[PDB]
RNA sequence: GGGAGUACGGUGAGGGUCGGGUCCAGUAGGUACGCCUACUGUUGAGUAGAGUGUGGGCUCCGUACUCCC
Ligand code: 2ZY
Repeated sequence: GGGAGUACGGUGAGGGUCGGGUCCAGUAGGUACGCCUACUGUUGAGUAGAGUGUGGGCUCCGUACUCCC
RNA backbone atom coordinates (compact mmCIF):
# COMPACT_ATOMS: atom_id res chain seq x y z
P G A 1 -1.83 2.59 3.28
O5' G A 1 -1.84 3.29 1.85
C5' G A 1 -0.67 3.33 1.05
C4' G A 1 -0.68 2.25 0.00
C3' G A 1 -1.92 1.37 0.00
O3' G A 1 -3.00 1.94 -0.72
C1' G A 1 0.00 0.00 0.00
P G A 2 -4.51 1.65 -0.26
O5' G A 2 -4.81 0.20 -0.84
C5' G A 2 -4.58 -0.10 -2.21
C4' G A 2 -4.57 -1.58 -2.48
C3' G A 2 -5.67 -2.40 -1.82
O3' G A 2 -6.94 -2.26 -2.43
C1' G A 2 -3.63 -3.52 -1.56
P G A 3 -8.24 -2.15 -1.50
O5' G A 3 -8.58 -3.66 -1.13
C5' G A 3 -8.70 -4.65 -2.15
C4' G A 3 -8.46 -6.03 -1.61
C3' G A 3 -9.45 -6.54 -0.57
O3' G A 3 -10.66 -7.00 -1.12
C1' G A 3 -7.24 -7.01 0.14
P A A 4 -12.02 -6.85 -0.29
O5' A A 4 -11.89 -7.94 0.86
C5' A A 4 -11.87 -9.33 0.55
C4' A A 4 -11.78 -10.17 1.80
C3' A A 4 -12.84 -9.90 2.85
O3' A A 4 -14.06 -10.55 2.57
C1' A A 4 -10.71 -10.05 3.87
P G A 5 -15.46 -9.84 2.92
O5' G A 5 -15.70 -10.21 4.45
C5' G A 5 -15.71 -11.57 4.87
C4' G A 5 -15.42 -11.69 6.34
C3' G A 5 -16.27 -10.82 7.25
O3' G A 5 -17.52 -11.42 7.56
C1' G A 5 -14.00 -10.55 7.81
P U A 6 -18.82 -10.50 7.81
O5' U A 6 -18.59 -9.91 9.28
C5' U A 6 -18.58 -10.76 10.41
C4' U A 6 -18.14 -10.04 11.66
C3' U A 6 -18.86 -8.74 11.98
O3' U A 6 -20.17 -8.90 12.51
C1' U A 6 -16.54 -8.44 12.28
P A A 7 -21.25 -7.72 12.32
O5' A A 7 -20.76 -6.59 13.34
C5' A A 7 -20.70 -6.83 14.74
C4' A A 7 -20.00 -5.71 15.48
C3' A A 7 -20.56 -4.31 15.28
O3' A A 7 -21.72 -4.02 16.05
C1' A A 7 -18.23 -4.24 15.02
P C A 8 -22.87 -3.07 15.43
O5' C A 8 -22.21 -1.63 15.42
C5' C A 8 -22.20 -0.84 16.59
C4' C A 8 -21.40 0.43 16.41
C3' C A 8 -22.00 1.49 15.50
O3' C A 8 -23.05 2.23 16.09
C1' C A 8 -19.73 1.22 14.97
P G A 9 -24.25 2.80 15.18
O5' G A 9 -23.62 4.10 14.52
C5' G A 9 -22.94 5.06 15.31
C4' G A 9 -22.27 6.08 14.43
C3' G A 9 -23.10 6.54 13.24
O3' G A 9 -24.09 7.50 13.58
C1' G A 9 -20.96 5.99 12.48
P G A 10 -25.56 7.37 12.96
O5' G A 10 -25.38 7.82 11.45
C5' G A 10 -25.15 9.18 11.15
C4' G A 10 -24.31 9.36 9.92
C3' G A 10 -25.03 9.22 8.59
O3' G A 10 -25.77 10.37 8.25
C1' G A 10 -23.01 8.02 8.51
P U A 11 -27.24 10.20 7.65
O5' U A 11 -27.01 9.91 6.10
C5' U A 11 -26.02 10.61 5.37
C4' U A 11 -25.67 9.87 4.11
C3' U A 11 -26.86 9.36 3.33
O3' U A 11 -27.48 10.35 2.54
C1' U A 11 -25.28 7.62 3.56
P G A 12 -29.05 10.23 2.25
O5' G A 12 -29.12 9.33 0.94
C5' G A 12 -28.20 9.54 -0.11
C4' G A 12 -28.17 8.34 -1.01
C3' G A 12 -29.53 7.74 -1.30
O3' G A 12 -30.25 8.45 -2.29
C1' G A 12 -28.05 6.02 -0.68
P A A 13 -31.83 8.68 -2.11
O5' A A 13 -32.42 7.30 -2.59
C5' A A 13 -31.89 6.72 -3.75
C4' A A 13 -32.21 5.26 -3.85
C3' A A 13 -33.60 4.85 -3.44
O3' A A 13 -34.61 5.28 -4.35
C1' A A 13 -32.06 3.25 -2.70
P G A 14 -36.14 5.37 -3.87
O5' G A 14 -36.60 3.84 -3.81
C5' G A 14 -36.44 2.97 -4.93
C4' G A 14 -36.61 1.54 -4.49
C3' G A 14 -37.94 1.22 -3.82
O3' G A 14 -38.97 1.07 -4.76
C1' G A 14 -36.19 0.23 -2.59
P G A 15 -40.41 1.73 -4.50
O5' G A 15 -41.17 0.62 -3.66
C5' G A 15 -41.21 -0.73 -4.11
C4' G A 15 -42.28 -1.53 -3.41
C3' G A 15 -43.71 -1.04 -3.65
O3' G A 15 -44.59 -2.14 -3.47
C1' G A 15 -43.27 -1.00 -1.36
P G A 16 -44.97 -3.21 -4.60
O5' G A 16 -45.11 -4.53 -3.72
C5' G A 16 -43.97 -5.15 -3.13
C4' G A 16 -44.33 -5.90 -1.87
C3' G A 16 -45.74 -6.51 -1.81
O3' G A 16 -45.65 -7.80 -1.18
C1' G A 16 -45.38 -5.18 0.09
P U A 17 -45.51 -9.14 -2.08
O5' U A 17 -43.94 -9.35 -2.31
C5' U A 17 -43.07 -9.49 -1.19
C4' U A 17 -41.68 -9.87 -1.61
C3' U A 17 -41.03 -8.94 -2.63
O3' U A 17 -39.62 -8.93 -2.43
C1' U A 17 -41.24 -11.11 -3.55
P C A 18 -38.93 -7.76 -1.57
O5' C A 18 -38.83 -8.38 -0.11
C5' C A 18 -38.11 -9.58 0.15
C4' C A 18 -37.99 -9.79 1.65
C3' C A 18 -39.31 -9.78 2.39
O3' C A 18 -39.96 -11.04 2.28
C1' C A 18 -37.74 -8.42 3.53
P G A 19 -41.51 -11.19 2.65
O5' G A 19 -41.51 -11.08 4.25
C5' G A 19 -42.44 -10.27 4.93
C4' G A 19 -41.97 -9.94 6.34
C3' G A 19 -43.03 -9.36 7.26
O3' G A 19 -43.85 -10.37 7.83
C1' G A 19 -41.09 -8.04 7.40
P G A 20 -45.38 -10.05 8.17
O5' G A 20 -45.30 -9.12 9.47
C5' G A 20 -44.76 -9.61 10.70
C4' G A 20 -44.73 -8.53 11.76
C3' G A 20 -46.05 -7.82 11.99
O3' G A 20 -46.95 -8.54 12.82
C1' G A 20 -44.35 -6.21 11.72
P G A 21 -48.53 -8.29 12.64
O5' G A 21 -48.73 -6.75 13.00
C5' G A 21 -48.66 -6.29 14.35
C4' G A 21 -48.69 -4.77 14.40
C3' G A 21 -49.98 -4.13 13.93
O3' G A 21 -51.01 -4.15 14.89
C1' G A 21 -48.17 -3.03 12.90
P U A 22 -52.55 -4.15 14.43
O5' U A 22 -52.76 -2.75 13.71
C5' U A 22 -52.77 -1.55 14.47
C4' U A 22 -52.83 -0.36 13.55
C3' U A 22 -54.08 -0.28 12.70
O3' U A 22 -55.18 0.28 13.38
C1' U A 22 -52.21 0.03 11.32
P C A 23 -56.66 -0.18 12.98
O5' C A 23 -56.90 0.44 11.53
C5' C A 23 -56.87 1.84 11.31
C4' C A 23 -56.81 2.18 9.84
C3' C A 23 -57.92 1.64 8.96
O3' C A 23 -59.13 2.36 9.10
C1' C A 23 -55.87 1.30 7.88
P C A 24 -60.53 1.64 8.77
O5' C A 24 -60.51 1.41 7.20
C5' C A 24 -60.40 2.49 6.27
C4' C A 24 -60.32 1.96 4.85
C3' C A 24 -61.45 1.03 4.45
O3' C A 24 -62.62 1.73 4.10
C1' C A 24 -59.38 0.08 3.80
P A A 25 -64.05 1.02 4.21
O5' A A 25 -64.09 0.02 2.98
C5' A A 25 -63.99 0.51 1.65
C4' A A 25 -63.97 -0.64 0.67
C3' A A 25 -65.05 -1.69 0.88
O3' A A 25 -66.26 -1.32 0.26
C1' A A 25 -62.96 -2.75 0.66
P G A 26 -67.66 -1.85 0.83
O5' G A 26 -67.69 -3.38 0.41
C5' G A 26 -67.70 -3.76 -0.95
C4' G A 26 -67.50 -5.25 -1.07
C3' G A 26 -68.43 -6.10 -0.23
O3' G A 26 -69.71 -6.27 -0.81
C1' G A 26 -66.22 -6.87 0.04
P U A 27 -71.01 -6.28 0.13
O5' U A 27 -70.92 -7.68 0.86
C5' U A 27 -71.02 -8.88 0.10
C4' U A 27 -70.55 -10.08 0.87
C3' U A 27 -71.24 -10.34 2.19
O3' U A 27 -72.52 -10.93 2.05
C1' U A 27 -68.92 -10.56 2.49
P A A 28 -73.72 -10.47 3.01
O5' A A 28 -73.47 -11.30 4.34
C5' A A 28 -73.19 -12.68 4.27
C4' A A 28 -72.69 -13.22 5.58
C3' A A 28 -73.39 -12.69 6.81
O3' A A 28 -74.66 -13.29 7.04
C1' A A 28 -71.07 -12.66 7.16
P G A 29 -75.67 -12.66 8.11
O5' G A 29 -75.15 -13.23 9.49
C5' G A 29 -75.35 -12.52 10.70
C4' G A 29 -74.34 -12.90 11.75
C3' G A 29 -74.41 -12.07 13.02
O3' G A 29 -75.41 -12.52 13.92
C1' G A 29 -72.20 -12.09 12.26
P G A 30 -76.53 -11.48 14.44
O5' G A 30 -75.84 -10.78 15.69
C5' G A 30 -75.03 -11.53 16.57
C4' G A 30 -74.02 -10.65 17.25
C3' G A 30 -74.55 -9.36 17.84
O3' G A 30 -75.23 -9.55 19.06
C1' G A 30 -72.53 -8.93 16.70
P U A 31 -76.54 -8.67 19.37
O5' U A 31 -75.94 -7.22 19.66
C5' U A 31 -75.06 -7.01 20.75
C4' U A 31 -74.50 -5.61 20.74
C3' U A 31 -75.52 -4.49 20.67
O3' U A 31 -76.07 -4.19 21.94
C1' U A 31 -73.83 -4.09 19.08
P A A 32 -77.50 -3.47 22.06
O5' A A 32 -77.12 -1.94 22.29
C5' A A 32 -77.92 -1.10 23.11
C4' A A 32 -77.07 -0.11 23.86
C3' A A 32 -75.92 0.49 23.05
O3' A A 32 -75.71 1.85 23.43
C1' A A 32 -75.07 -0.65 24.94
P C A 33 -76.53 3.04 22.72
O5' C A 33 -76.03 3.01 21.20
C5' C A 33 -74.77 3.55 20.81
C4' C A 33 -74.65 3.72 19.31
C3' C A 33 -75.75 4.56 18.64
O3' C A 33 -75.21 5.26 17.51
C1' C A 33 -75.69 2.44 17.65
P G A 34 -74.12 6.44 17.68
O5' G A 34 -72.72 5.68 17.70
C5' G A 34 -71.56 6.26 17.12
C4' G A 34 -70.36 6.08 18.02
C3' G A 34 -69.37 5.00 17.60
O3' G A 34 -68.41 5.47 16.66
C1' G A 34 -69.87 4.80 19.92
P C A 35 -68.52 5.11 15.10
O5' C A 35 -67.71 3.75 14.92
C5' C A 35 -66.55 3.49 15.69
C4' C A 35 -66.79 2.36 16.66
C3' C A 35 -66.23 1.00 16.29
O3' C A 35 -64.84 0.89 16.55
C1' C A 35 -68.44 0.73 17.03
P C A 36 -63.98 -0.29 15.88
O5' C A 36 -64.53 -1.64 16.54
C5' C A 36 -64.30 -1.96 17.90
C4' C A 36 -64.81 -3.34 18.23
C3' C A 36 -64.29 -4.45 17.34
O3' C A 36 -63.01 -4.91 17.70
C1' C A 36 -66.62 -4.66 17.55
P U A 37 -62.08 -5.55 16.57
O5' U A 37 -62.74 -6.98 16.31
C5' U A 37 -62.80 -7.94 17.34
C4' U A 37 -63.57 -9.17 16.90
C3' U A 37 -63.05 -9.86 15.65
O3' U A 37 -61.94 -10.70 15.90
C1' U A 37 -65.40 -9.63 15.51
P A A 38 -60.90 -11.02 14.72
O5' A A 38 -61.69 -12.03 13.77
C5' A A 38 -62.01 -13.35 14.19
C4' A A 38 -62.91 -14.03 13.19
C3' A A 38 -62.36 -14.16 11.78
O3' A A 38 -61.51 -15.29 11.63
C1' A A 38 -64.56 -13.32 11.69
P C A 39 -60.23 -15.23 10.66
O5' C A 39 -60.84 -15.37 9.20
C5' C A 39 -61.60 -16.52 8.85
C4' C A 39 -62.30 -16.34 7.53
C3' C A 39 -61.44 -15.82 6.39
O3' C A 39 -60.63 -16.82 5.80
C1' C A 39 -63.45 -14.61 6.45
P U A 40 -59.21 -16.44 5.15
O5' U A 40 -59.60 -15.65 3.82
C5' U A 40 -60.38 -16.25 2.81
C4' U A 40 -60.86 -15.22 1.82
C3' U A 40 -59.78 -14.35 1.19
O3' U A 40 -59.06 -15.01 0.15
C1' U A 40 -61.58 -12.98 1.88
P G A 41 -57.48 -14.74 -0.06
O5' G A 41 -57.41 -13.27 -0.69
C5' G A 41 -58.19 -12.94 -1.83
C4' G A 41 -58.12 -11.46 -2.12
C3' G A 41 -56.76 -10.81 -1.99
O3' G A 41 -55.93 -11.06 -3.11
C1' G A 41 -58.42 -9.42 -1.01
P U A 42 -54.33 -11.14 -2.96
O5' U A 42 -53.84 -9.64 -2.97
C5' U A 42 -53.97 -8.83 -4.12
C4' U A 42 -52.95 -7.74 -4.13
C3' U A 42 -51.48 -8.20 -4.19
O3' U A 42 -50.79 -7.56 -5.26
C1' U A 42 -51.81 -6.60 -2.42
P U A 43 -51.01 -8.03 -6.81
O5' U A 43 -52.27 -7.19 -7.25
C5' U A 43 -52.20 -5.79 -7.42
C4' U A 43 -53.12 -5.41 -8.54
C3' U A 43 -54.57 -5.79 -8.33
O3' U A 43 -55.24 -4.84 -7.53
C1' U A 43 -53.89 -6.33 -10.53
P G A 44 -56.37 -5.31 -6.52
O5' G A 44 -55.58 -5.48 -5.15
C5' G A 44 -54.65 -4.49 -4.72
C4' G A 44 -55.33 -3.46 -3.85
C3' G A 44 -54.44 -2.41 -3.21
O3' G A 44 -54.20 -1.33 -4.09
C1' G A 44 -56.07 -3.23 -1.66
P A A 45 -52.82 -0.52 -4.03
O5' A A 45 -52.86 0.29 -2.65
C5' A A 45 -53.72 1.42 -2.47
C4' A A 45 -53.33 2.25 -1.26
C3' A A 45 -51.85 2.67 -1.20
O3' A A 45 -51.75 3.93 -0.51
C1' A A 45 -52.39 1.41 0.72
P G A 46 -51.64 5.31 -1.33
O5' G A 46 -50.22 5.89 -0.92
C5' G A 46 -49.03 5.14 -1.11
C4' G A 46 -47.84 5.95 -0.67
C3' G A 46 -46.48 5.26 -0.76
O3' G A 46 -45.94 5.27 -2.07
C1' G A 46 -46.68 6.38 1.32
P U A 47 -45.07 4.01 -2.57
O5' U A 47 -43.71 4.10 -1.76
C5' U A 47 -42.66 4.98 -2.16
C4' U A 47 -41.87 5.50 -0.97
C3' U A 47 -40.49 6.08 -1.31
O3' U A 47 -40.18 7.13 -0.41
C1' U A 47 -40.24 4.37 0.26
P A A 48 -40.47 8.67 -0.77
O5' A A 48 -40.37 9.37 0.66
C5' A A 48 -39.18 10.05 1.07
C4' A A 48 -39.49 11.22 1.98
C3' A A 48 -40.55 10.97 3.05
O3' A A 48 -40.37 11.92 4.10
C1' A A 48 -41.30 12.65 1.61
P G A 49 -39.48 11.63 5.40
O5' G A 49 -40.28 10.48 6.15
C5' G A 49 -41.52 10.76 6.78
C4' G A 49 -42.65 10.02 6.12
C3' G A 49 -44.02 10.21 6.75
O3' G A 49 -44.69 11.31 6.15
C1' G A 49 -43.66 7.95 6.00
P A A 50 -45.43 12.40 7.06
O5' A A 50 -46.91 11.86 7.10
C5' A A 50 -47.86 12.39 8.00
C4' A A 50 -48.90 11.37 8.35
C3' A A 50 -48.37 10.09 8.99
O3' A A 50 -49.30 9.67 9.98
C1' A A 50 -49.62 9.56 7.06
P G A 51 -49.01 9.98 11.54
O5' G A 51 -47.77 9.06 11.90
C5' G A 51 -47.94 7.64 11.95
C4' G A 51 -47.20 7.04 13.11
C3' G A 51 -45.71 7.36 13.15
O3' G A 51 -45.26 7.41 14.51
C1' G A 51 -46.01 5.03 12.96
P U A 52 -45.16 8.81 15.28
O5' U A 52 -44.77 8.41 16.77
C5' U A 52 -43.68 7.52 17.04
C4' U A 52 -44.11 6.39 17.94
C3' U A 52 -45.33 5.60 17.48
O3' U A 52 -45.26 4.30 18.04
C1' U A 52 -45.82 6.61 19.53
P G A 53 -44.87 3.03 17.16
O5' G A 53 -43.31 3.21 16.96
C5' G A 53 -42.77 3.63 15.72
C4' G A 53 -41.44 2.96 15.55
C3' G A 53 -40.53 3.44 14.43
O3' G A 53 -39.80 4.62 14.75
C1' G A 53 -40.59 1.06 14.51
P U A 54 -40.21 6.08 14.15
O5' U A 54 -40.26 5.87 12.57
C5' U A 54 -39.11 5.53 11.82
C4' U A 54 -39.47 4.51 10.76
C3' U A 54 -38.33 3.77 10.09
O3' U A 54 -37.85 2.75 10.93
C1' U A 54 -40.09 4.24 8.55
P G A 55 -36.28 2.63 11.27
O5' G A 55 -36.12 1.13 11.81
C5' G A 55 -36.27 0.82 13.20
C4' G A 55 -36.39 -0.68 13.44
C3' G A 55 -35.49 -1.57 12.58
O3' G A 55 -34.19 -1.73 13.12
C1' G A 55 -37.72 -2.31 12.36
P G A 56 -32.89 -1.75 12.17
O5' G A 56 -32.91 -3.22 11.52
C5' G A 56 -32.91 -4.39 12.33
C4' G A 56 -33.03 -5.65 11.50
C3' G A 56 -31.98 -5.83 10.42
O3' G A 56 -30.76 -6.33 10.90
C1' G A 56 -34.12 -6.31 9.54
P G A 57 -29.40 -5.70 10.33
O5' G A 57 -29.35 -6.15 8.79
C5' G A 57 -29.30 -7.52 8.42
C4' G A 57 -29.63 -7.73 6.97
C3' G A 57 -28.79 -6.95 5.96
O3' G A 57 -27.53 -7.54 5.69
C1' G A 57 -31.06 -6.75 5.38
P C A 58 -26.29 -6.61 5.25
O5' C A 58 -26.70 -6.06 3.82
C5' C A 58 -26.73 -6.92 2.69
C4' C A 58 -27.31 -6.20 1.50
C3' C A 58 -26.50 -5.02 0.99
O3' C A 58 -25.44 -5.41 0.14
C1' C A 58 -28.76 -4.38 1.22
P U A 59 -23.97 -4.76 0.27
O5' U A 59 -24.14 -3.34 -0.43
C5' U A 59 -24.60 -3.25 -1.77
C4' U A 59 -24.73 -1.81 -2.20
C3' U A 59 -23.53 -0.91 -1.90
O3' U A 59 -22.53 -1.03 -2.89
C1' U A 59 -25.53 0.18 -1.26
P C A 60 -20.99 -1.22 -2.46
O5' C A 60 -20.48 0.27 -2.26
C5' C A 60 -20.74 1.26 -3.24
C4' C A 60 -20.66 2.64 -2.64
C3' C A 60 -19.54 2.84 -1.63
O3' C A 60 -18.28 3.09 -2.23
C1' C A 60 -21.55 3.67 -0.74
P C A 61 -16.94 2.77 -1.41
O5' C A 61 -16.87 3.95 -0.34
C5' C A 61 -16.66 5.29 -0.77
C4' C A 61 -16.72 6.26 0.38
C3' C A 61 -15.85 5.95 1.58
O3' C A 61 -14.49 6.26 1.39
C1' C A 61 -18.00 6.54 2.33
P G A 62 -13.36 5.39 2.12
O5' G A 62 -13.47 5.81 3.65
C5' G A 62 -13.19 7.14 4.04
C4' G A 62 -13.72 7.44 5.42
C3' G A 62 -13.11 6.65 6.56
O3' G A 62 -11.84 7.15 6.95
C1' G A 62 -15.45 6.69 6.80
P U A 63 -10.69 6.16 7.46
O5' U A 63 -11.07 5.86 8.98
C5' U A 63 -11.26 6.91 9.91
C4' U A 63 -11.84 6.41 11.21
C3' U A 63 -11.18 5.19 11.80
O3' U A 63 -9.99 5.50 12.50
C1' U A 63 -13.52 4.91 11.85
P A A 64 -8.78 4.44 12.53
O5' A A 64 -9.32 3.28 13.48
C5' A A 64 -9.39 3.48 14.88
C4' A A 64 -9.88 2.25 15.58
C3' A A 64 -9.30 0.93 15.10
O3' A A 64 -7.93 0.68 15.42
C1' A A 64 -11.60 0.70 15.22
P C A 65 -7.41 0.36 16.90
O5' C A 65 -8.07 -1.04 17.27
C5' C A 65 -7.70 -2.22 16.59
C4' C A 65 -8.69 -3.32 16.86
C3' C A 65 -8.27 -4.68 16.34
O3' C A 65 -7.42 -5.35 17.24
C1' C A 65 -10.46 -4.22 15.61
P U A 66 -5.87 -5.55 16.87
O5' U A 66 -5.66 -7.12 17.03
C5' U A 66 -5.42 -7.93 15.90
C4' U A 66 -6.56 -8.90 15.66
C3' U A 66 -6.34 -9.85 14.49
O3' U A 66 -5.58 -10.99 14.86
C1' U A 66 -8.43 -8.81 14.24
P C A 67 -4.09 -11.19 14.29
O5' C A 67 -4.32 -11.70 12.80
C5' C A 67 -5.17 -12.81 12.55
C4' C A 67 -5.58 -12.88 11.10
C3' C A 67 -4.48 -12.74 10.07
O3' C A 67 -3.69 -13.89 9.92
C1' C A 67 -6.31 -11.42 9.42
P C A 68 -2.18 -13.76 9.37
O5' C A 68 -2.38 -13.63 7.80
C5' C A 68 -3.14 -14.60 7.08
C4' C A 68 -3.29 -14.20 5.64
C3' C A 68 -2.02 -13.73 4.97
O3' C A 68 -1.19 -14.80 4.55
C1' C A 68 -3.76 -12.20 4.50
P C A 69 0.30 -14.50 4.08
O5' C A 69 0.15 -14.34 2.50
C5' C A 69 1.20 -13.83 1.70
C4' C A 69 0.67 -12.91 0.64
C3' C A 69 1.66 -11.90 0.10
O3' C A 69 2.50 -12.43 -0.91
C1' C A 69 -0.36 -10.81 0.64
O1 2ZY B 1 -49.32 1.27 6.43
C1 2ZY B 1 -49.43 1.68 5.32
N1 2ZY B 1 -49.66 2.93 4.97
C2 2ZY B 1 -49.82 4.08 5.87
C3 2ZY B 1 -51.29 4.30 6.25
C4 2ZY B 1 -49.72 2.97 3.63
C5 2ZY B 1 -49.96 4.22 2.80
C6 2ZY B 1 -49.35 0.91 4.18
N2 2ZY B 1 -49.52 1.74 3.16
C7 2ZY B 1 -49.13 -0.41 4.20
C8 2ZY B 1 -49.11 -1.37 3.01
C9 2ZY B 1 -49.19 -0.90 1.72
C10 2ZY B 1 -49.16 -1.78 0.66
F1 2ZY B 1 -49.23 -1.28 -0.59
C11 2ZY B 1 -49.05 -3.14 0.87
O2 2ZY B 1 -49.02 -4.06 -0.17
C12 2ZY B 1 -48.96 -3.62 2.17
F2 2ZY B 1 -48.85 -4.97 2.35
C13 2ZY B 1 -48.99 -2.75 3.23
F3 2ZY B 1 -51.46 5.35 7.11
F4 2ZY B 1 -51.96 4.60 5.12
F5 2ZY B 1 -51.86 3.18 6.78

An RNA structure, in which 69 nucleotides are resolved. Ions in the entry include magnesium, phosphate, sodium and potassium. The entry is indexed under fluorescent, aptamer, RNA. Primary citation: Jeng et al., Rna (2021), "Fluorogenic aptamers resolve the flexibility of RNA junctions using orientation-dependent FRET". The structure was determined by X-ray crystallography at 2.1 angstrom resolution and released in 2021.